[PDB]
RNA sequence: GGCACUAUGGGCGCAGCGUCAAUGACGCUGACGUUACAGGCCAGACAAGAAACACUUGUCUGAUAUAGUGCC
Repeated sequence: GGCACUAUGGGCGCAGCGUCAAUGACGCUGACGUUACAGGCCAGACAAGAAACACUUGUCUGAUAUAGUGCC
């Protein structure tokens, strides 16, 4: 590199774990539950944002993008 299978948002709690604080706040981590609801991921085309690229947002088209586990 190919193939299969599995996972992937947001809250909300649960724990663990931090940092400053000063026992405060908010992070970070969960194949940890739970859940109204849904999303999230990668790429291209097109539009718009004071916008050639970059950035952010929207629509459309595809599926991708990750990881994990096997097999090849």

This is an experimental structure of RNA (Rev Response Element) with a sequence from Human immunodeficiency virus 1, with 72 nucleotides shown. Protein in the same entry: BL3-6 Fab Heavy Chain and BL3-6 Fab Light Chain. NCBI's taxonomy places the organism under Viruses, Riboviria, Retroviridae, Orthoretrovirinae, Lentivirus humimdef1. Crystals were grown from: 0.2M NaCl, 0.1M Tris pH 8.0, 12.5% polyvinylpyrrolidone, 10% PEG 4000. The depositors describe the entry as "The crystal structure of HIV-1 Rev Response Element Stem-Loop II G34U mutant in complex with a Fab". Method: X-ray crystallography, resolution 3.04 angstrom. The entry became public in 2025. Primary citation: Ojha et al., Nucleic Acids Res. (2025), "Mutation-driven RRE stem-loop II conformational change induces HIV-1 nuclear export dysfunction".